[PDB]
Context: one part of a larger RNA, bound to proteins that are not shown
RNA sequence: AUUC
RNA sequence: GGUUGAUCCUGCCGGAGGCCACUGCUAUGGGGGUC
RNA sequence: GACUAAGCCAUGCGAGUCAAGGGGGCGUCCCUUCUGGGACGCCAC
RNA sequence: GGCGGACGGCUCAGUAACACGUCGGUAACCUACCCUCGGGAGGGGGAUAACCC
RNA sequence: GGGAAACUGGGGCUAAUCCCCCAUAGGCCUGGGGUACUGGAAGGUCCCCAGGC
RNA sequence: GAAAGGGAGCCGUAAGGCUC
RNA sequence: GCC
RNA sequence: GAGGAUGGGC
RNA sequence: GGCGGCCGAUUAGGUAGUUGGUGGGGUAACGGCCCACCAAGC
RNA sequence: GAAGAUCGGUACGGGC
RNA sequence: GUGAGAGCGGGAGCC
RNA sequence: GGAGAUGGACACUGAGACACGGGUCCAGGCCCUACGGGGCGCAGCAGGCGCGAAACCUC
RNA sequence: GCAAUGCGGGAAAC
RNA sequence: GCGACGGGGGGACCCCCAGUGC
RNA sequence: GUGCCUCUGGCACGGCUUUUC
RNA sequence: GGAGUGUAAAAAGCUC
RNA sequence: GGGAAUAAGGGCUGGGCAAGGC
RNA sequence: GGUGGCAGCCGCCGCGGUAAUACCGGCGGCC
RNA sequence: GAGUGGUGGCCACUAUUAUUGGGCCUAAAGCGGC
RNA sequence: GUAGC
RNA sequence: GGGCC
RNA sequence: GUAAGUCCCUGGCGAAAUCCCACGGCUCAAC
RNA sequence: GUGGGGCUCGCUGGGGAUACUGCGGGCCUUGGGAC
RNA sequence: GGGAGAGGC
RNA sequence: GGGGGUACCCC
RNA sequence: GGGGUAGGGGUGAAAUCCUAUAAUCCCGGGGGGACCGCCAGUGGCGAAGGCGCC
RNA sequence: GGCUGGAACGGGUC
RNA sequence: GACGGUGAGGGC
RNA sequence: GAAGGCCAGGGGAGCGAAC
RNA sequence: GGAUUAGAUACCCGGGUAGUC
RNA sequence: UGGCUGUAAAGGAUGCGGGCUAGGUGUCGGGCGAGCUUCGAGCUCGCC
RNA sequence: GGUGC
RNA sequence: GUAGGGAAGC
RNA sequence: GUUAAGCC
RNA sequence: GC
RNA sequence: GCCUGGGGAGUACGGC
RNA sequence: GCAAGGCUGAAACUUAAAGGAAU
Numbered sequence: 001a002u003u004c
Numbered sequence: 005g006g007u008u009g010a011u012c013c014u015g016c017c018g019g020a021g022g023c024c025a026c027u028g029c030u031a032u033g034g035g036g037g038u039c
Numbered sequence: 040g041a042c043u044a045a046g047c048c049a050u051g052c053g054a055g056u057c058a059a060g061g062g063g064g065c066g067u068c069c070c071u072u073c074u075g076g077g078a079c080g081c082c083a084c
Numbered sequence: 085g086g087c088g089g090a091c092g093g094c095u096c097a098g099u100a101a102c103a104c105g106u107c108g109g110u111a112a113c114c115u116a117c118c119c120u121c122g123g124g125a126g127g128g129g130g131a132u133a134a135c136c137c
Numbered sequence: 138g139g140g141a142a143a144c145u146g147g148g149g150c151u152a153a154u155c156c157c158c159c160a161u162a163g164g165c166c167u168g169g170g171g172u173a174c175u176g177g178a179a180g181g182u183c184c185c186c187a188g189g190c
Numbered sequence: 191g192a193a194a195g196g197g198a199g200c201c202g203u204a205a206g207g208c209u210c
Numbered sequence: 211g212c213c
Numbered sequence: 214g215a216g217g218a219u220g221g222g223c
Numbered sequence: 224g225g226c227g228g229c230c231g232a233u234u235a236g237g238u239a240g241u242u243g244g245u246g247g248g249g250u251a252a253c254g255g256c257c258c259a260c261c262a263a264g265c
Numbered sequence: 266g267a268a269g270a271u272c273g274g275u276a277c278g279g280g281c
Numbered sequence: 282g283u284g285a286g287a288g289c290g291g292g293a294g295c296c
Numbered sequence: 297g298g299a300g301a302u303g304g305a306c307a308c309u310g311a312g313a314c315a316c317g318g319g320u321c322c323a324g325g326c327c328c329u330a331c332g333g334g335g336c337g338c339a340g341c342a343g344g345c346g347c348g349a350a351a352c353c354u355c
Numbered sequence: 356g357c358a359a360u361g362c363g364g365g366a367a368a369c
Numbered sequence: 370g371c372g373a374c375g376g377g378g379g380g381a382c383c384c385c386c387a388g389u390g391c
Numbered sequence: 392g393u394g395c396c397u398c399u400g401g402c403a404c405g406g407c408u409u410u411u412c
Numbered sequence: 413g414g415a416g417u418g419u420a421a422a423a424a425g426c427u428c
Numbered sequence: 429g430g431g432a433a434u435a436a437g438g439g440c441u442g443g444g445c446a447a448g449g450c
Numbered sequence: 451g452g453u454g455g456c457a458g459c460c461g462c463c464g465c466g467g468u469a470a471u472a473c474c475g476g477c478g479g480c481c
Numbered sequence: 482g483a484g485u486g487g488u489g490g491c492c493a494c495u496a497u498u499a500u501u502g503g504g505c506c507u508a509a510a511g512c513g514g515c
Numbered sequence: 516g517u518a519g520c
Numbered sequence: 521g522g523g524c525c
Numbered sequence: 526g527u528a529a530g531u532c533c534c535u536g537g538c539g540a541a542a543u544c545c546c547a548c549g550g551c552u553c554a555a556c
Numbered sequence: 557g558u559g560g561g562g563c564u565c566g567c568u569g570g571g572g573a574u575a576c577u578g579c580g581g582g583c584c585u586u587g588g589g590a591c
Numbered sequence: 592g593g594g595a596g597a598g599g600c
Numbered sequence: 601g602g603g604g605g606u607a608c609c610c611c
Numbered sequence: 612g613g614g615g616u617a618g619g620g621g622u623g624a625a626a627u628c629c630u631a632u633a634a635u636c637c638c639g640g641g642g643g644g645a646c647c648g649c650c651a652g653u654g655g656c657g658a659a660g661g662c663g664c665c
Numbered sequence: 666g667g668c669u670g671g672a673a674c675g676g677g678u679c
Numbered sequence: 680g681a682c683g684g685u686g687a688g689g690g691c
Numbered sequence: 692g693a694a695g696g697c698c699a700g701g702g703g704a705g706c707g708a709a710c
Numbered sequence: 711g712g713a714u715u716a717g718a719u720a721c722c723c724g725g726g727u728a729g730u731c
Numbered sequence: 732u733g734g735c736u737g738u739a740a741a742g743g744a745u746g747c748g749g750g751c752u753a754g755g756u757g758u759c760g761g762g763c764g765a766g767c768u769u770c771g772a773g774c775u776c777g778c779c
Numbered sequence: 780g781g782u783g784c
Numbered sequence: 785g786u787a788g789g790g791a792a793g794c
Numbered sequence: 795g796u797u798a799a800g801c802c
Numbered sequence: 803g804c
Numbered sequence: 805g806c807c808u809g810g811g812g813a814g815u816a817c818g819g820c
Numbered sequence: 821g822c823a824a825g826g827c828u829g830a831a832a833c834u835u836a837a838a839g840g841a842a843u
Base pairs, nucleotide, nucleotide: 004019005017006016009843011841012840013839021492022491023490024489025488026487027486028485029484032387033386034385035384036383037382039380040347046345047344048343050342051341052340055087056086057085061084063082064081065080066079067078068077069076070075094300095299096298104227105226106225107224109223110222113221114220118217119216120215121214123213124212126159127158128157129156130155135149136148137147138145139144164190165189166188167187168186169185170184171183173182174181197210198209199208200207201206229274230273231272237265238264241263242262243261244260245259246258247257248256277297279296280295281291282289283288302323303322304321305320306319325336326335327334328333353377355376356374360373361371362370364369390407391406392404393403394402395401396400412430414428415427416426417425438481439480440479441478442463443462448477450476451474452473458465459464503807504806505805506793507792514691515690519685520684522584523583524582525581526579527578529577530576531573532572533571534570535569536568537567538566544561545560546559547558548557550556587682589679590678591676592674598669599668600667602665603664604647605646608643609642610641611640612638613637614636618629619628655662656661695736696735697734698733699732701731705730706729710725711723712722746804747803749802750801751800755784756783757782758781759780761779762778763777764776765775766774767773789794809835810834811833818828819827820826
C1' cells in the first nucleotide's frame, strides 16, 4: 500500500 | 508457494488483510454505546 | 434465546385515574341537642 | 358515572404486494382529545347501582 | 338466597354531568331561480322559494 | 333532530355580583 | 364545564 | 355551525 | 396515481368478474367493491 | 406476455 | 461489512 | 412504515378494533372439579422446560 | 424507583 | 400509575484510556 | 542512581511514586 | 482500609 | 494511613513468514 | 534427549524407513 | 499482548465475471455454412 | 433474414 | 448506422 | 426547424440518527 | 452539543444554448443496389 | 459491353 | 438431353 | 466360336481357391454395371458440403 | 446442344 | 439516392 | 449440408462391414 | 475357409451378404 | 428414381462488414501503354 | 480483383 | 519479410 | 505480419 | 460495430 | 455466438 | 425422427493438478  | 531434469505460459488451489457467529487456553482496572 | 422451535409455560408484575359529576357506609371533632348542621379523613358503588 | 385501556412494549411467521422509498392527488373521504370565530342552554318524565331482607 | 367453585336469582327505597320525551335552533335528499366566495379549473360554498325525513 | 347553567371558590341580609 |  | 390542527383511509 | 428496487424458460402461454361499458346497491369515501344486462376485451 | 405473463424458489421494505 | 475506486455482499438490535 | 398475538373464521362497545394482559365458534395442547360443571395460551419484564454449537436477575 | 423523559387521569396538588 | 423509561446485577458484545513500577 | 554479569536483559545495594489493590 | 461528594436510596465514579 | 506490595498469557520456530544447523 | 514409514505433523509445498533444523519433550528465540 | 489460537460465512486477493477491465489457431471456448 | 443494437 | 442545410 | 435526451441557472422536496470538518463539555479520547 | 458539508444512487415547478443524439422537412453520391 | 471459370440441372 | 473412352467382369 | 496344353493364382514362405466337364494365355464376336487415365498446376468456380470425357 | 445462379473487369449510365 | 452491418427466435 | 444409416421401388460389373 | 502365433475373434490370402449406382 | 436422418479432424482447429499501418517476388481473370510478330483469342515488358 | 512464399 | 503483436510455435 | 493473429 |  | 481448473459427463432426470 | 440417433442439459462425489509452447 491502486502490492504479492 | 505449488505442473519440469531445467524454461516460459494458461489455469485453479493455498498463504497474507478486515468484519460477524460459535469455541480451546488465559485475564488487573476505569469510562462511553443504539450489545 | 434473530440463525434450529411465530415451540410450550409454574409463579410475580407489565393500565390506571377523577371526592371540584352523584347518592351512601365507617370513624374524629364542634356542637344545637331525640330531630339534626358543619367540617375532616377512609371504604366501596 | 366520565376519560383511558386502539398509545406504549414484544416478534419477522406471512407477504414479490401500491407492502416499502420518493414525488404528486383526494374537487372522492372520517377524525374524540386541542385552537379561533359566530350562536344556544326552555319544559317534563324514568329506572337502577350502593344500602336493606 | 342459590351455587363446590366460576358465577348468579327475587323483593323494597333512592341521586346525578345516568337514560328518555316535547319545543327551537341545527343535519341530509331533491326540484326551480341570483351569481356573493375560495380556487388552475366547482357535483363545492352563499342567497331566495317548494316537498320531505 | 341538542344540551349539563351541571360543579367549585369569594363576596353580598336577601336579591345579585366576580372568578375557575 | 355542556350543545 | 364554519374553519383549522392531530391521527388516518383511498 | 407516475417512477424504483431478487433468481428460475429442465416454467410459454395466462385470464372468464376476467378487461371495458350502461343502470344501480353499498361504503366515510371513488372503484367489478358488489349486483342486472351489454360487448370481447386485458 | 420472450422488454419474461402465469407458475415455482427465497425474503418484512427503507434510512443503513 | 469490505474494496483505491467501479463494485460485491447483508439488511435482527437504533429510527 | 407494514404485518402477528397457539392455526383459522366472526361479530358487540367506541372518534378510533373486528382489539397481545376484552368477546363467540372450529382445530391443537393443558388445568380445577364435591363429576353437575368451569377456565388458560409471555412473538410483554424477570424466570422454567424443550431445541440446540449458540444467548443474563424470578432485583 | 416513578427521582429525570414521556403517556393516561385530574381544575390542581398529585 | 406506568417491567415504558431510569438505576443497579451476570456476560472476553463494540469502542476509548491505563496498569502489571521508576 | 551505583556495581557485577553468560549485556535486545538478569542480579546485589541504597533511594522514590501509589496508576492499580 | 477510612472521611467527604455522588445516588430517588445505594453502588460505581471524583477530592483527601 | 500501609506498602513494589495485589496483577501475563496465547500461538509459532523448514519455505510462503520474524525466529535453532543445540 | 525420545521414536526409526511406526507414532505423528501437514491451509499448500512437503517431513518421518537408527546422525529428524519439519514428530514429542527441555533449553534458547520470534509475533 | 489482556489478549492469543481453532472452525463456518462475506469482501479484497481475482483483470478467475472483465462498462472502467478478461479470453476464444496450437491451452476452456467462433454455431458445418449462408 | 424478423425484433433488438 | 455516409456528407450538407 | 422543434428542443425529447444533453448541458447551465433558479424555486419545492429527498425526516432524524449514522458519515467528514472546526469549536466547545465530560481530565484528552470514546460519547 | 453548536455550525458547515456530504448521503438517501433521485423526483418535480420555471428560465437560457443547440455542438451531439431523437424527431419533421430539403438537397447530394462516396456505402450498398439496378442496368 | 467484351471476356474467365470441374458453379448447377 | 444426346454421343464417346479405354479398362474390368461374364458368355 | 477358334488355337493350345498342364498348370494357373497368391505369399516373407505357404495354403485355400480355379484347372482334364480343357484352366492360365492369344485371337474373332455378344452382353452388362460403375468411372472419366496423362494434360492437371500453391490452377479455376461455389456460402459451405462439394464440383474434371465431348 | 438447351435452361440457369454468382462474381471480376471497363462504365462523367440509373 | 443510405435503400446499409450484424442478427436473439425462425427458415433453407 | 461429405460419408454412413433407414423406408419403397429398380439395378448389381469391380470393391467389400458381417460371415 | 486357408495361413502366422503360446493364443489371433486381426494384420496376410482366396469367396462373400448389406452397401457402394 | 421419390423420401427420412442432419451427422465429420464439416479444419484456415481462425465469425462477419468498415478505415488505416514498408517492401520484395510467384501465378489466375480483366483493362491500359510500348515493343515484337509466322499478324494468331500469338509472344515479351511496365502500370491499375 | 483473386490465389501462394 | 520491416514496424509491431505473441508464452512461444509463428 | 495489407489474405494480421497489429491499432480503431 | 453486431 | 461461445469459455470461466481436470474428472463425474455430454452422463442421470425432464421436454421437443 | 419409423429406427439408429439428433438438440437441451445438471447435481452428489473425487482431484492438485490437467493442458500449451519450447530447451
Shown are 843 nucleotides from a PDB entry: RNA (16S rRNA, nucleotides 1 to 879) from Pyrococcus furiosus. Keywords: RNA modification, cryo-EM, ribosome. The work is reported in "Pan-modification profiling facilitates a cross-evolutionary dissection of the thermoregulated ribosomal epitranscriptome" (Garcia-Campos et al., Cell, 2025). Entry title: Structure of P. furiosus 70S ribosome grown at 102deg. The sample was in a buffer at pH 7.5. Among the 60 different proteins in the entry, which are not shown, are Small ribosomal subunit protein eS4, Large ribosomal subunit protein eL19 and Small ribosomal subunit protein uS14. It holds a match to the Rfam family "Archaeal small subunit ribosomal RNA". For this family Rfam cites "Crystal structure of the ribosome at 5.5 A resolution" (Yusupov et al., Science, 2001). The family is grouped with related families in Rfam's "SSU clan".